[PDB]
RNA sequence: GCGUUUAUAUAACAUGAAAUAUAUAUACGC
Numbered sequence: 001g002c003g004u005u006u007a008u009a010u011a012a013c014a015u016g017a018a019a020u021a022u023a024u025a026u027a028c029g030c
Stems, first nucleotide, its partner, number of pairs: 001030004006025005
C1' cells in the first nucleotide's frame, strides 16, 4: 500500500428495502 471484517460519520434507497457509494476508525491477512 492492497484485500477482508466490524463500528462510526456523511450522502440515497424505502420507507420496511439496497447493502454498499464515500470518508474515518478498528480487527485480521498479504